The RNA (18S rRNA, nucleotides 2 to 837) from Paranosema locustae has 810 modelled nucleotides. The entry is indexed under Microsporidia, Pathogen, Ribosome, Hibernation, Genome Compaction. The entry also models magnesium and zinc ions. Entry title: Structure of the Paranosema locustae ribosome in complex with Lso2. Rfam match: Microsporidia small subunit ribosomal RNA. Rfam 15.1 lists 1,035 matches to the family in 436 species. On this family, see Yusupov et al., Science 2001: "Crystal structure of the ribosome at 5.5 A resolution". The family is grouped with related families in Rfam's "SSU clan". Released in 2020, the model rests on cryo-electron microscopy data to a resolution of 2.9 angstrom.
Context: one part of a larger RNA, bound to proteins that are not shown
RNA sequence: ACCAGGUUGAUUCUGCCUGACGUGUGCGCUAGUCUUGGGGACUUAGCCAUGCAAGCCAGCGAAGC
RNA sequence: GCGGAGCGGCGGACGGCUCAGUAGGACGGCGAUAAUCCACCCGCAGCAGAGACAAGGAUAACCGCGGCAAGCUGCGGCUAAGACAUGGACAGGCUGCGGCGCGGGGAGGCGCGGGCAGCGGACAGGGAGCGGCUGCGGCGGAGUUGCUGGCCCAUCAGCUGGUAGGUAGGGUAAGGGCCUACCUAGGCGACGACGGGUGACGGGGGGUGAGAGCCCGGAACCGGAGAGGGAGCCUGAGAAACAGCUCCCACGUCCAAGGACGGCAGCAGGCGCGGAACUUGCCCAAUCCCGGCGGGGGAGGCAGCCACAAGACGU
RNA sequence: CGCACGGCAAAGGAGUGCG
RNA sequence: ACUGGAGGGCAAGUCUGGUGCCAGCAGCCGCG
RNA sequence: AUUCCAGCUCCAGGAGCGCACAUGAGUGUUGCUGCAGUUAAAACGUCCGUAGUCGGCCC
RNA sequence: CGCGCUGUGAGGAAACCGCGGGGCCCAAGGCGGCGGGCAGCACGGGAGCGGGGGCGACAGGAACGGACAACGGCCGCGGGAUCCGGGGGCGAGAGGUGAAAAUCGGGGACCCCGCGGGGACGGGCGGAAGCGAAGGCGGCGGCCGGGGACGUGUCCGUUGAUCAAGGACGAAGGCCGGAGGAUCAAAGAUGAUUAGAUACCGUCGUAGUUCCGGCAGUAAACGAUGCCGACGGGGCGAGGCCAGGGGGCUGUGUCCGGGAGAAAUUGGAGUGUUUGGGCUCUGGGGAUAGUACGGUCGCAAGACAGAAACUUAAAGAAAU
Numbered sequence: 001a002c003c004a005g006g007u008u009g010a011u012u013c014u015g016c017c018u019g020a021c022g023u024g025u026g027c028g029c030u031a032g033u034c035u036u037g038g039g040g041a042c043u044u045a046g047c048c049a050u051g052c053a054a055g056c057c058a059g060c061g062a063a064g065c
Numbered sequence: 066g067c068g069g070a071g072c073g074g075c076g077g078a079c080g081g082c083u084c085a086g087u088a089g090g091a092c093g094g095c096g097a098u099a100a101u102c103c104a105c106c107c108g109c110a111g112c113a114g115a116g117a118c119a120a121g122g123a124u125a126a127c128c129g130c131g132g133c134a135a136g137c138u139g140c141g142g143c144u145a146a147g148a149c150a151u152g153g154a155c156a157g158g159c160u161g162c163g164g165c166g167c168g169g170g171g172a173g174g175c176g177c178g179g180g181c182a183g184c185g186g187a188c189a190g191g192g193a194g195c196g197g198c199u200g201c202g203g204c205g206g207a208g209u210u211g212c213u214g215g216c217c218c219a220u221c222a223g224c225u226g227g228u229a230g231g232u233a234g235g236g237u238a239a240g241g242g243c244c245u246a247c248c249u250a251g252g253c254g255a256c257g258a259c260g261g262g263u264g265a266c267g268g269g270g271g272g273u274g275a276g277a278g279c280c281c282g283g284a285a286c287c288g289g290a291g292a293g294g295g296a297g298c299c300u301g302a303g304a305a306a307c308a309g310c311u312c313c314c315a316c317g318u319c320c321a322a323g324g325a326c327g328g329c330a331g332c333a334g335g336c337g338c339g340g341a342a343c344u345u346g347c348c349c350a351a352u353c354c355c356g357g358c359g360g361g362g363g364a365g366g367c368a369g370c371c372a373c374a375a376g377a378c379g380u
Numbered sequence: 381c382g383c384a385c386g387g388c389a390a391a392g393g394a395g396u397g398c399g
Numbered sequence: 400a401c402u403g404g405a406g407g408g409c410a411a412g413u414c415u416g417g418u419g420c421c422a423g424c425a426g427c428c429g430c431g
Numbered sequence: 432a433u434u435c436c437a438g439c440u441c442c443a444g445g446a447g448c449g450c451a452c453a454u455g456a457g458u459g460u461u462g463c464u465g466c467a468g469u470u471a472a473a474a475c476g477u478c479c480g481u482a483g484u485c486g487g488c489c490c
Numbered sequence: 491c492g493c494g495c496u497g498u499g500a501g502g503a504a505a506c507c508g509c510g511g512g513g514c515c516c517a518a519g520g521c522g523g524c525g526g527g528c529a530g531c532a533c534g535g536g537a538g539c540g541g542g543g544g545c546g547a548c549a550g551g552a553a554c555g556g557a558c559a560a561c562g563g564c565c566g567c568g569g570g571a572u573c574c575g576g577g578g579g580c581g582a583g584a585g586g587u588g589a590a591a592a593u594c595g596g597g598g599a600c601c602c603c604g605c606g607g608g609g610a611c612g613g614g615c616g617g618a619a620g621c622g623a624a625g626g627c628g629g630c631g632g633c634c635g636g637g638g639a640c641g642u643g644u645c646c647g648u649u650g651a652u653c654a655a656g657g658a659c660g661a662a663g664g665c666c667g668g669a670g671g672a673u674c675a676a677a678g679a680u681g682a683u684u685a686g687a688u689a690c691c692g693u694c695g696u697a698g699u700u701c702c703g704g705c706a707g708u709a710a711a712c713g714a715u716g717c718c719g720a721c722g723g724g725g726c727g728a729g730g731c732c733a734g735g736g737g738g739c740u741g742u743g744u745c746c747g748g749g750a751g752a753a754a755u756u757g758g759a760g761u762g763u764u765u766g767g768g769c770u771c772u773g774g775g776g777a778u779a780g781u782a783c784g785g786u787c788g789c790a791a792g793a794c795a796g797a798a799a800c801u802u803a804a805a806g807a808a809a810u
Base pairs, nucleotide, nucleotide: 003019004018005017006016009810011808012807013806021455022454023453024452025451026450027449028448029447032378033377034376035375036374037373038371039370040338046336047335048334050333051332052331055075056074057073059072060071064067065066082291083290084289092214093213094212095211096210097209098208101207102206103205106203107202108201109200110199111198112197121149127142128141129140130139131138132137158184159183160182161181162180165178166177167176168175188196190195216262217261218260223253224252225251228250229249230248231247232246233245234244235243266288267287268286270281271280272279273278293314294313295312296311297310298309316327317326318325319324344368346367347366348365352364353362354361355360381399382398384396401444402443403442404441405440406428407427412439414438415437416436417435423430424429459765466773467772468771469754470753474770476659477658478657479656483652484651485650487545488544489543490542491540492539493538495535496534497533498532499531501528507525508524509523511521549649550646551645552644553642554641555640558637561635562634563633564632565631566630567629569611573607574606575605577603578602579601583594584593620627621626664705665704666703667702668701669700674698678694679693680692681691716769717768718767720761721760723746724745725744726743727742729740730739731738732737749756750755775802776801785794786793787792
Other pairs, nucleotide, nucleotide, family: 003457cWS005407cSS005427tSS007014tWH007805cWH008010tHS010809cWW013471tWS014472tHS014805tWW015804tHS016803tWS019409tHS019457tHS020457tWS025340tSS030372tWH030446tWS040043tWS043342tHH044337tSS045083cHS045291tWS049329tWH049334tHS049345tWW052363tHS054076tWS058357tHS061070tHS062069tHS063068tHS070126cSS071125cSS072145tWS072146tWS078301tHS078303cWH081292cWW085290tWS088216tHS088263tWH089091cHS091215cWH099170cWS100209tWS100239cSS101238cSS104205tHS105204cWH111187tSS115117tHS117152tWS120150tWS122148cWW123146tWH124145tWH125144tWH126143tWH127143cWW133135tHS133136tWS134321tHS134324cWS135324tWS146148tHS151189tWH154155cHS154186tWS155187tWH156186tHS157185tHS157199tSS164179cWS165174tHH169173tWH170172tHS194358cWW208238tWS208239tWS219258tWH220783cWW221259cWW222254tWS222257tHS223258tSS227230cWH227248tWH229251cSS231242cWH236241tHS237239tHS242247cWH269282tHS269504tWS274277tHS276465cWH277463cWS277464cWS286503cWS291330tSS299306tWH300304tWH301303tHS306309tHS307310cHS315328cWW320323tWS329332cHS329333cWH331363cSS332363cSS333345cSS339341tHS343369cWS347389tWS348350cHS349351cWH349364tWH350366tWS351365tWS358359cWW367390tWS372446tWS376517cSS377516cWS380400cWH383397tHS385395cWS386394tWS387393tHS388390tHS388391tHS400445tSS404411tWS408426cWH409426tWH410442cSS418421cWS418432tWH418435cWW422431tHS422432tWW425428tHS429434tWS460461tSS461774tWH462774tWH467473tWS472773cSS477623cSS480655tHS481654tWH482653tHS487648cWH494537cWW500530cWW506526cWW511520tWW512519tHS512520tHS514518tWH528530cHS545647tHS546647tHS547648tWH556639cWW556731tSS557638cWW560619cWH568612cWH570610cWW571609cWW572608cWW572672tWS576604cWH580598tWS580600tWH581598tWS581599tHS582595tSS582598tHS583599tWS585592tHS586591tHS587589tHS589682cWS591681cSS591692tWS592692tSS609672tSS610672tWS617628tWW622625tHS624659tWS639730tSS660707tWS660711cWS661708tWH665789cWS671672cHS671698tHS673699cWW675697tHS676696tWH677695tHS682690cWH683687tWS683689tHS684686tHS687689cHS705789cHS706791tWS715759cWH722758tWH747757tWH748758tWH751753tHS752807tWS753808tSS755759tWS758760cHS775804tWS777800cWW778799tWS779798tHH780781cHS780796tWS781797tWH782796tHS788790tHS788791tHS
């Protein structure tokens, strides 16, 4: 360590379909509080405005005052 | 004197992002490098008497004069060094030949001592701590590499010509068909080669099942690979680097029409794509990194957005 | 729902604290 | 306080009004 | 009209819930464990046969 | 000795995961302990396998003996029947059908008797009887060849089992070349039947049926049941060999039980959830579809192999 519904007038099977459960991706509706984590991977390693993202120094030490 | 330009130096090859390529150039496990190279840092040894109480010419900054739409750049004048030289060789080093031993190692001319030659080669620095350079040993890396394991398709059955090997040289930091010269005819395959496919980065792992299994791994950490597609390279210890260069291609921008530029698979943000994914917020306070300290860090943190998830608790 | 408090680079939240 | 359902599987109505094989609903069986 | 569309009530879960897709279990319907092959799907017409896989006794 | 297998151990990052704590208000946690991972490495291991001898297996191969045999290939002999030709007889129909028609009949059919020609075919015996690997094999004699079972102090000694690939055989129909052509007969033609009738029925008739050389390579090629092997109840039979003691081997059916199975049934379809002998193949709901594409083979027909898109909640089995 589970099955349930469905072939038949009814039966027993084989048989697949479907339900029932987890998971993650998206959608939908809804939403009081808090903590914690995650978040342009999938199609388009597609195109990018603007800003920022890797600078620092003790050697020598000019201008400038 | 304050000062901070430029020279000089260190880093920018790390982090971050992404998963296109990749079916073994990967990755994982176990090794190898007696086939190899090296920056910081650490521990050691050392660093040329040369006129030596000593070192030569420059250049930038700067002072001017300019060109040019812009990007960018010229001319002149001077002037530094831990920049670049000169001076000067005790050693390490390289190569050829010779060659006994002593140590290590599983295994040797690997280390070291002893030889002859041909090369070659480590301080002329400073009144805030020092800083240079050579070698040995680490550390930190890195390149090669052996064995092995891991998807599908046989309506993919034969594949292979630098292919498999030998000799020799080249080349490399380094073994090698790595390359070349000449020569062997090999090499792999139903124990699945070869070819194809993959909406395939691999792994640590994750999901789900009592289990055997099946499925997933973009995603924290590790490794790989890439920076619009490419190729080539400079500098450097380390890049075939891309917030470096050179060129080609495809897109895009500015121009005074001569030319000049752009690569968000960094962070936010926009567009497009789609079913499908946040603020052009604040800051180095924490975590850490670069720099010889005062600095910088969209790494990173904090907050915001989102029922996307886990958990706890109301009406 | 609003003080003081509290923490925070700074702000905000957690945590007391009253209406 | 919503979300989904109330024939069976599957927990919960053979209550009320409309609809009359239309509109519709329903994973499957099925209802009108 | 017990199934449509509303109202009520009721049920389920509950600050969450529904749906689609994918995947696992369901599935011993991929079977090593562990299936099935007379008639349900399925023993190749027969025999030989190489790789493959398997294979006597004693010491 | 070597090897597989196996025990322990090394070395192997954290995260994670398992466990264990741990009053973050609880919880998910944080944080701290302990573990696992690897058919790589080292050590150990009483068994297992190799190596080499000895058996000689209700393993196999080989030999031999007396039998047995619709086993095959060929040669020869033969049998009657169908049809045709021809002669003689007969004298009006015959044929065919559910009924008729077509057809042949005074040019003498049918029927009767003889002869002849030709091809094809082995009736009865002939069976749940034999053989073969299957397809298949039926008059007789001979030759060549083969085969299994039995019997045996014969030999060899593991030579074996099963199979991708590959090879050979393979009914009918078909195809090619050659020969032949009696019957039957696809196609075709008719006469009917019928609402129609391209069919069933009648008549005719070509390919074909036949043989030889080859192709092809398919069947409901069926036992719808792969091969090898161990074990497993009785009864009845008409096999073969042996023995002579309702006997043994080996085939073969059958009946009743056991077990199995959804059941029909079934000596395997049993020894199966108490699930494991080996090996090969196939199936994975129905339909699409044994279809298409690609491939290989073929003269062709086609064969082998073999999907998907779309579609569907049944299709199916056995029994009442």